Primary citation: Tobiasson and Amunts, Elife (2020), "Ciliate mitoribosome illuminates evolutionary steps of mitochondrial translation". Solved structure of RNA (SSU rRNA_1; SSU rRNA_2) from Tetrahymena thermophila (strain SB210), 1581 nucleotides shown. It was solved by cryo-EM to 3.7 angstrom. The entry is indexed under Mitochondrial ribosome, ribosome, mitochondria, ciliate, tetrahymena. An Rfam search finds the family "Bacterial small subunit ribosomal RNA" in it. Rfam 15.1 lists 42,628 matches to the family in 10,626 species. Rfam links the family to the GO terms structural constituent of ribosome and ribosome. The family is grouped with related families in Rfam's "SSU clan".

[PDB]
Context: bound to proteins that are not shown
RNA sequence: AAAAUAAAAAAAAAAUUUAUUGAGUGUGAUCAUGGCUCGGGAUUAACGCUAAUUAGACGCCUAACACAUGCGAGUUUUAUAUGAGUUAAAUUAAAAUUUUAUUUAAACAUAUAGCGUCAAGGUGAGUAAUAUACAAAUAUAUGCCUUUAAGCCUACUUAAAUAGACGGUAACUUUAAAACAGUAACAAAUGUACUA
RNA sequence: UGUUUACAGCUUAAAGAUUAUUUUGUACAAUAUUAGGUAAUUAUUUCUAAAACUGUUUAAUAAUAUUAUUUUUAGUAAAAUAAGCCUAGAUGUUUAGUUGAAUUUAGAGAUUGUUCAACCACAUACGGGUAUGAAAACUACCCUAUCUUUUUGACAGCAGUGAGGAAUUUUGGACAAUAUGCGAAAGCAUGAUCCAGCGAACUAAUGGAAACGAAGAAGAUAGCAAUAUUGUAAAGUUUAGUGCGAGAAUUAACAAAUGAGUAAAUUCUAGGAGAAGCUCUGGCUAAUACAUGUGCCAGCAGCCGCGGUAAUACAUGAGGAGCAAGCGUUACCCACAUUGACUGGGUGUAUUAAAUACAUAGGUGAUUACAAAUACUACUUUAAAAGUCAAUUAAAAACCUAAUAUAGUAGUUUUUUUGUAAAUGAUAAUUAAAUAUAAGGAUAGGAGAUUUAUAGAACAACGAUUAAAUGUAGUUACACUAUAGAGCUUGCCAUAAACUAAGGUGCUUUCCUAUAUUUAAUUAUAGCUGAUGUAUGAAAGUACGGGGAUCGAUAAGGAUUAGUUUCCCUAGUAGUCCGUACUGUAAAAGAUGAAUACUUCAUGAAUUAAAUAUUCAGGGAUAGCUAACGCAAAGUAUUCUACUCGGGGAGUAUAAUCGCAAGAUUAAAACUUAACUGAAUUGGCGGGAAUUUGUUCGAACGGUGGAACAUGUGGUUUAAUGCGAUAAUCCACGCAAAAUCUUACCAACGUUUCAGGCUUUAUCAGUAGUAUGAUUAAUAUCAAAAUUAUAUGAUUUAGUACGGAAUUGCAUGGCUGUCGUCAGUUCGUGCUGUGAAGUUUAGGAUUAAGUUCUUUUUAACGAAUGCAACCCUAUAAGUAAGUUUUUAUUUUAAAAUAACUUAAUUUUUUAAAUAUACUUAUUUAAUCUAUAAUUAGAAUAUAUUGAAUCUAUUCUGUAUAUUCUUUUAUAGGGGUUAUAGGCUGAAGUCAAGUCCCUAUGGUCUUUAUACGUUGGGCUACACACGUGUUACAAGGGUAAAUACAAAAAGACGCAAAAAAGUAAUUUUGAGCAAACCUUUAAAAAUUACCUUAGUUCAGAUUGUUUUAUGAAAUUCUAAAACAUGAAGAUGAAAUCGUUAGUAAUUGUAAAUUAUUAUGUUACAGUGAAACAAUAGUCAAAUUUUGCACACACCGCCCAUCACGCUCGGAAAGUCAAUAAUAGCGGAAGAUUUGAAAAACUCUGCGCAAAACUAAUAUUAUUUUUAUAUUAGUUGGCAUUAUAUUAUUUUUUAAUGGCAUGGUUGAAAAGUAGUAUCCAAUCUAGUAUUGGUAAUUUGAGUGAAGUUGACACAAGGUACUGGUAGGGGAACCUGUUGGUGGAAUA
Repeated sequence: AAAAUAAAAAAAAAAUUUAUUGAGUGUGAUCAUGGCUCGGGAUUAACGCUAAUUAGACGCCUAACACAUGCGAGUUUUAUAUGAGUUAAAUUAAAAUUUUAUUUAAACAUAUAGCGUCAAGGUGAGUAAUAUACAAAUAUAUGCCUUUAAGCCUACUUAAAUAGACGGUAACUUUAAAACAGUAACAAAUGUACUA
Repeated sequence: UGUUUACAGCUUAAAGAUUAUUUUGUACAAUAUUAGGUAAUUAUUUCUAAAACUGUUUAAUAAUAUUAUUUUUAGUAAAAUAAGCCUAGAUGUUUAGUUGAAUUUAGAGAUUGUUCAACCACAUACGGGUAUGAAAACUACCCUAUCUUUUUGACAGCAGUGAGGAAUUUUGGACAAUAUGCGAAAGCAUGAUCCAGCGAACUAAUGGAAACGAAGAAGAUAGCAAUAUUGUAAAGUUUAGUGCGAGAAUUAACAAAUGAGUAAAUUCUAGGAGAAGCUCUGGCUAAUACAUGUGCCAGCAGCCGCGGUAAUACAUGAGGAGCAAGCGUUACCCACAUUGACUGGGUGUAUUAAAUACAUAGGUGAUUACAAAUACUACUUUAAAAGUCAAUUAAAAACCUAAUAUAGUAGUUUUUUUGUAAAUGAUAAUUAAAUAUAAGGAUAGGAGAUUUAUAGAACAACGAUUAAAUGUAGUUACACUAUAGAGCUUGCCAUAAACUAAGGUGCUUUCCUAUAUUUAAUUAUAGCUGAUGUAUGAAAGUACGGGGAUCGAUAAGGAUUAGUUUCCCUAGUAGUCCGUACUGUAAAAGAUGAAUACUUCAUGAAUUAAAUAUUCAGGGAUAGCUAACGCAAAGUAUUCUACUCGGGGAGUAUAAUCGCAAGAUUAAAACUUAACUGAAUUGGCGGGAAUUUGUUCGAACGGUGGAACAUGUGGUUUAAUGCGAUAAUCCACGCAAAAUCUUACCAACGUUUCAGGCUUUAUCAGUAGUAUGAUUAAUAUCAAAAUUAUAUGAUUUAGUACGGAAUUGCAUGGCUGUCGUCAGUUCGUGCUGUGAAGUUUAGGAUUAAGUUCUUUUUAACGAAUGCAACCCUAUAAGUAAGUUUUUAUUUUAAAAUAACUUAAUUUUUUAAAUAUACUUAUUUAAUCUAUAAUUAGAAUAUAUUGAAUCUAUUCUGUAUAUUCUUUUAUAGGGGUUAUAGGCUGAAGUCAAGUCCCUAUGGUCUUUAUACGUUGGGCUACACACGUGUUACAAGGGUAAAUACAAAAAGACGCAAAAAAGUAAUUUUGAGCAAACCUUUAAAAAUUACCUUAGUUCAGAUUGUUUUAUGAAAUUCUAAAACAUGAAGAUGAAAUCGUUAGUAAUUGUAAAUUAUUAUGUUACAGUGAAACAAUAGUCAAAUUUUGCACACACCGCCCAUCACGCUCGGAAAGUCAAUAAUAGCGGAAGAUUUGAAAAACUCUGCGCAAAACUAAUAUUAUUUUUAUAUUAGUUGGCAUUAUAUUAUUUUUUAAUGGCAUGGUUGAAAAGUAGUAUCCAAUCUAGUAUUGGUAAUUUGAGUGAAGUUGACACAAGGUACUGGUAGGGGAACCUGUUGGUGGAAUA
């Protein structure tokens, strides 16, 4: 000596927020240090004296020392066969003297055979890690449950069989960089019922 | 070859759920008294084996021509290459199930890992192994091994039993529910599960009735009143009495078919808390100063600590408090605790920073800008349930969703991290320049003292010591001088402000190494810290070698004091010094871990600045911090590391490693214990100091201790020799008197309860009493010769505080000694300190003194008591009074004597005045005036010369005035008291002394521990102590003549004068109750003798008369005379009193209830010395300092040996476990490899017949036989599967059997089995760790022990660490270090 950015609208992260134990004891006496103890609670608890109700938890921490007895995992008769069998009842035959056979209904017994005793329950000896906890991570297998598809053909033995041994049938499965093609390789068990 | 959409059941494939197995990261105990471990180990590639094979095309890959290539698991009973992997607590040892979570807790955390649940593991054995299955070994199966009963079996399944131990449930119920298994289903089963029982085995909930009730019943009491008290107290009423509890009954629901068992549900009746114990009673801790007994015993006790005749602590009893189905005790854990430190400590001195630095892993950390991500906020993911958890609309039988951690989103604003930039640039470092270094090593050279040697010189002593000896020399050694050599060391410079990591280090020169300060440039967090680890590390000591002067352990000697050892001394070994190497410790220190930033005032050290501006110190104080002392860091703030869990045991044992050895590093328990410890305060103590006062020492005089006697008293004797005192503070004290009394003691005779007064019972009255009489040893007792007669008698019973030298002075008063005539003790308020406490009562001076004075001070002011002083004695000066008593001067009058009036002597008396001694009271008492000069100096005020290397608003000097002080002179004025005694004496200690003067509590006695009397005793006599008198002579003894005092006392007295006696003393009693009268001197001095002698000294002891008092003298008094006439000839070591009218000498007076003192109390006459300077020592007071003591050095403590208790270590050997190795063994089983027969199936001969000859034909040939036909000959005793057809023999197909033999194929069979791998058991030794032991040794602890005296003070020689040696013990010495020691100016 000193001069302006505008519209119909727009943006300070949070933050009043409070919960926690006291005493005795070294010294002639003081303070401090630094321990012990009392006092509150608790234990798979123990001992002593002693004990109201109701409900609910606890009950070998010690040698993973040893054990009498009993019980604790059986089930299915519609998987199979056997027993000149058992109870109840019926029907039938037969004839001189003799003499039979089958069916209904209800049960049992003797063995074969199937699945199951790997859930759980008990203990903490070992283990300082093939352990455990959290987060995680991967491939193979995966009776049974669920979804979907195909099938339970025959024959031999056993007293008989869904038991045991063999064969025919099912290749939708398996495959190593991908797909496609081709080839090769695999199973069992019947019973009931009866038209559903 | 019925149907598999009729039901059940089974097979096969796919999709998906779930499950099993396989994989990783992080988390996950101690220990280095464990550091190397691993060896098909680590990586790749390859090979083999299993996974279905082949092709086509495409993609992709490396080259590129287009061909080739393309995956997963396992095995070192497959091989090769390269050499790695783990060691960032690998391996090894020990201990242990992990977790959710439980107990506790404000929270974080700590301790535990029971119940239930998840996962893992085991199922007689740390064992080996298989089959099935989706998954196994749990009641599966095989083998081995152990144990046991039956060839089974292993109860860690339920229930149950035994054992062990402080200690832990019934040989119960049901399948109704859940769930599982079988089944088509109905349904069956299940000690899983569900439920009941037992057990103080815990928690939670509930839980010990509430109100009303009268103008006031009756009754009772008080009242003689009119009512009151008992009294809302009772009775009675209500809660249709709730509830806890007792009893009884009903139902729901877990199954709308079936319940084992049971409602934290409902109703009803009775009746009306029908369930209480346990601990404690001193303090912490709420509750009794109650009672009894007990007596450091018996006993309590969680900790402190009770109990010793007075127990709120034991035991008894009562009362009282608290918790409560519990109360209490023990053991372990948590909190309270910042008692284990993230939240949240401390580390200079409180048993805590290791000796030190570099440095790895790791932790940690500069500026700006930018990105990104994270934190914080809100929402959301995962983290089993059970359990916990603040659940919420104020609600129980319940299901908080938060916290924390992890991943993730949104908001990017208020935080931080990581990292990058065309980056800036603290710190650290580098370069160039400059400057500094008592930093280290090495080379060269100088210097110093000490020591040896040589030479010189003819001295005889030197050297050590508190002192002394040992010792060196005698011909010089020591000593001095000169010359040379050696080992060691490195003066003044020197100082807090010098350096370095520490240890530690210092003469000069140069090189190397290192650190630090400053500027400029450069790089740009590379920095700071720091286990493991590397490296250093005083001195002593060790090995080898060298050197070897000094100092100087061990041992020797000398001595001393001491009885030893040792401190001192002589001589001197190792060592001390250097080199090589070990050793690796300390009070290793700044007792303080390293680094950065910031921070006070004064004093002070240093650069030197116009390139550049600050650094440092402790010798001061303060903020702030700290327990306090104390520190400028130990302060404020940030980063990293380490140690620390009471003390003893113990820096020790054991083991391992290093080491030549010494020994070092790491480092513990057992058992025991309530404190170990740090700082500072009061006081005391000290062989610590200082200051002051003072004399022991110093000096003076005298005395005790020697002799005799007096008096007390240990001891001793005694019938009793009364008791007490008994270091100073007792011993001539109690006792101012022990003949009797006293006097308590001994012996004996006697008395038995009040003297007086009062009350009371009864008798007597010719009775009573006395200067009476008798009686006894004595009190007592009896009584009529004389005498007394006096008012209200004498005697007796009962009662009116019976008594006590009996005990405890450690139950007390009272009285008193001593520390002490030292100068201290103490209160109120205020100030200071966290506090104990201090100040006041500390500075300066003064004082005999806490005496007084002072303006010492941002703190004391004041007050009491004591010391002092007031008071008394002596003095001078001043005043006041004065005696029939005081004294003197003077005077009047009379008498005697003497004189003579030309006089007047001596004595007595009377009357009066005066002041001067003397008596009393009372006032004052220190250093002067008048002047002058002059000196010394202080205070002010004014004036003023002079001085300024600097407080000139000050100092000094003079004058003036004032205020006190000071020399001399002039003149004159008047001195002591200005001192010395007396009276006088704090707080309280010495549990000092006394209960026996008197009082008094407790205790004891009461016909005797009391009382009266008589006699005796306290007076004894071996030795010895203390005290005090008299003497040992001539400054003495004696005779004769003859002077002066004070103070005090006097009638249950003094007693003059005269007289007698030898003398003690007596006769006698004038006079006085008083300055009137009286009692009182000696020494000395004068004259004379004795003439140093055991004596004319001394004066005991004894005999006999006399003298005095008394009732009494023998036990048991004092004095005089005649006579006896002992010791003693100035006293060892040691020790006491005194400070001027003192020592010493001299004698007098009173008290001592008749008489007697050498003692006591007191008075006066005569009348000295002396030290004082000097330090030394010396005791005492104050101040200050050091202390492991506080009952306070008469402390306290340590150690060896001795006794008891408790635990551990070592150890020849021995028992045993584990791991590894070797071998026997080598079962089941796995792997590799790998058979046959038998039997089936084919086949040959034979099962009623065998055999011979000839020929031909075909057919064939090792020139075989065979086949066919005909003819002909001969004779004949098999079988135990057979059936169909047939057949008078019987044969046929098929079967079967017999045989011996063939032999094909299948199957037996990948089976038996060989060989490999491996386990248990057993054997041996080795390694390692534990158990046990003959024997030995250590430690702690307890108690009243012995020996000595180490330690704390300067602990009597400063302690002690590291080390070496020595050694009755505790300990001693050398060498370096430290203060956790004083002291010296």